An RNA structure from Firmicutes bacterium CAG:227, in which 521 nucleotides are resolved. The PDB entry is titled "ROOLfirm-octamer-wild type". It holds a match to the Rfam family "ROOL RNA". Released in 2025, the model rests on electron microscopy data to a resolution of 2.93 angstrom. The reconstruction used 420,040 particles. The 2025 paper behind the entry is "Cryo-EM structure of a natural RNA nanocage".

[PDB]
Context: one part of a larger RNA
């Protein structure tokens, strides 16, 4: 007084695309299922999304009513 | 629609205190401090950061908004400030797509149609309302009002008279006793038993002065009451006359109502007609309002 | 009939009166008034000042009319005549006018507006939703299409550190 080169982190937004069963988490993914129940069991039919969870509400319980 | 605890209002009690009244015990009031049964509230939403969770979420703080049992200002058709808002305490089953969109209902604005109204507004006035204040009225400011039976004394035959004292009844405060309830304690369970409330029905204390009635009579409290304008004035009231009956003068609508002071709403061409018209000629109140 | 007290309106009034507009006037239209202006108002005439003449208005005074006085023997008669009322028709005059525009309540300000009230019809917004649907909502028999949330890709861009040369 002005040009060249490298690395390592963390964010916002547009198209395109995929998927979409709770409020949540996980399953199965339109029924020939995925888990259960019923028919004493196994088949087979039936029939229900299904497991654990969170909030509201209702019935008790703390607490005489 | 429990229990504690806070927050508020408390009935009542106490004790000072002021003022009135009762014959007294006591009754009424005014402020102010103390304790207290009861009864009201202690509700509804958003947010933030922490924690814990895979997460819905949840605790646990800390903010805010209402709304609030209540309280205070100050008047106003209502506003304002200001108020605690917790806890023991943690639980089970049953149910809900709890999300999106959705319809009726309601609320608000817009449009529209129809009715009304010289509209909407700012001054003024008006019916009223309101609150104060001073007055008539009325109710409240309220202990009871006894002596039987029976002893003594003293005179008396079929009893009297005095005395001391009095039951019961009636008033007034309280609460001893039993009872009711509640607890606690006790049982196998229940009494029992302790205790705290209700009672005061039992007992007990003081009291029953005035020979007595009836009205009237206090501070203070509650309730009722006032349209404007202009007159009369009495069945009130004062005073005079009179023997009395009654007459004379005078006063008052306080003769039961008089007055202040206002913020909103409601209602009006509010100027002229017009101080016209119409009413009535002065208390049987006119007359205009409502 | 006069005259004096008390109390007191309302109808009506959009500057004040009367009409039309079917009824319904603040709104039309005449007439008077006040303000104000200009091209000085309605006919006719001149070189012109000015006169005439017409029509409106409004007072004093004819006509319908009346209280008092006075005359008579007297009068209900008659006649002058202080107080005092109406006109549709006169007549004089004071002496005003003939054009145009304006006048909303006391004050201000609109009257096709403005402010209540009613309705049902209809749109926005809010809130509400167990009446309803729903395998994420919504439209579409369907395929599918738009919206919403996740994940993935294409990217456009931003931040903070340090080196070695010219």
């Nucleotide at each position: 007084u002005u040009u060249g080169a490298a690395u390592c982190a963390u964010a916002c937004c547009u198209g395109c695309g995929a998927u979409c069963a709770a409020c949540u988490c996980g399953a199965u993914g339109a029924a020939u299922a995925a888990a259960g129940u019923a028919c004493g069991c196994c088949a087979g039919u039936a029939c229900u999304u299904c497991g654990a969870g969170g909030u509201g509400u209702g019935u008790g319980g703390u607490a005489a009513a | 629609c429990g229990c504690c605890c806070a927050g508020u209002c408390a009935a009542c009690c106490a004790a000072a205190u002021c003022a009135a009244g009762g014959a007294u015990a006591c009754u009424u009031c005014u402020u102010u401090u103390g304790g207290a049964a009861g009864g009201c509230u202690g509700c509804c939403g958003g947010g933030g950061u922490u924690u814990a969770g895979u997460g819905a979420u949840a605790a646990a703080u800390c903010c805010c908004g209402g709304g609030a049992a209540g309280a205070c200002g100050g008047a106003a058709a209502c506003c304002g400030u200001c108020a605690a808002c917790g806890g023991a305490a943690a639980c089970a089953c049953a149910u809900a797509u709890c999300g999106c969109a959705g319809a009726a209902a309601u609320g608000c604005c817009c449009g529209c149609a129809u009715u009304u109204a010289a509209a909407a507004g700012c001054a003024c006035g008006g019916a009223a309302c309101u609150u104060c204040u001073g007055g008539a009225u009325g109710c409240a400011g309220c202990a009871a009002u006894a002596g039987a039976c029976g002893c003594c004394u003293a005179c008396g035959g079929u009893g009297u008279a005095g005395g001391a004292g009095u039951a019961a009844g009636c008033c007034u405060a309280a609460g001893g006793g039993g009872u009711a309830u509640c607890a606690g304690u006790g049982u196998g369970g229940c009494a029992a038993c302790u205790g705290a409330u209700a009672u005061g029905a039992c007992a007990g204390a003081g009291g029953u002065a005035a020979a007595g009635c009836c009205a009237a009579c206090a501070a203070u409290g509650c309730a009722u009451u006032c349209u404007g304008c202009c007159u009369u004035g009495a069945u009130g009231a004062c005073g005079g006359a009179g023997a009395a009956a009654u007459c004379c003068g005078c006063c008052u609508a306080u003769a039961a109502c008089a007055g202040a002071a206002g913020u909103c709403g409601c209602c009006g061409g509010u100027g002229a007609a017009a101080g016209u018209a119409g009413c009535c000629a002065u208390a049987u109140g006119g007359c205009a309002g409502a | 009939g006069g005259a004096c007290g008390g109390u007191g309106a309302a109808a009506u009034u959009u500057a004040c009166a009367g009409g039309u507009a079917g009824c319904c006037a603040a709104u039309c239209c005449u007439g008077u008034g006040c303000a104000g202006g200009c091209u000085u108002g309605u006919g006719g005439c001149g070189u012109a000042a000015g006169c005439c003449a017409a029509g409106g208005g409004u007072a004093a005074g004819a006509a319908g009319u009346u209280a008092g006085g006075g005359g008579u023997c007297g009068c209900u008669c008659c006649c002058c005549g202080a107080a005092g009322c109406u006109c549709a028709g006169a007549c004089u005059u004071a002496u005003c006018u003939u054009c145009c525009u304006g006048g909303u309540g006391g004050c201000a300000g609109a009257a096709u507006a403005u402010a209540a009230g009613u309705g049902a019809a209809g749109g926005g917004c809010a809130c509400g939703g167990a009446u309803u649907g729903u395998a994420c909502g919504g439209c579409g028999a369907a395929g599918g299409c738009c919206g919403g949330a996740u994940c993935g890709u294409a990217g456009g861009u931003a931040u903070g550190a340090u080196u070695c040369a010219a």